[PDB]
RNA sequence: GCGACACGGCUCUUUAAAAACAAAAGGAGAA
RNA sequence: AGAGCGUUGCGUCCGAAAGUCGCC
Numbered sequence: 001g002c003g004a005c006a007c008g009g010c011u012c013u014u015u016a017a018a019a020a021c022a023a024a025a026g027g028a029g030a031a
Numbered sequence: 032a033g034a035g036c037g038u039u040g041c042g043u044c045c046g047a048a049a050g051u052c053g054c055c
Base pairs, nucleotide, nucleotide: 001054002053003052004051005050007037009036010035011034012033026045027044028043029041
Other pairs, nucleotide, nucleotide, family: 006025cSS006046tWS007022cWS008021cWS009020cWS010019cWS011017tWS012016cWS014033tWS015016cSS016034cHS017035cHS018035tWS020036cHS022038cWH023026cWH025039tWW027049tSS037038cHS039046tWH045048cSS
């Protein structure tokens, strides 16, 4: 330098919209 | 062998970040 990598649910149906939603799931944060 | 939605019981911000784990 480059490689990877947590997540329930909602929605739509190759579109990127629409409005709502989890701590039994990830990271940083105790000055 | 789709995508879009990053909202969250931590009256915080992220989750394209971050941190970790690896390869040269």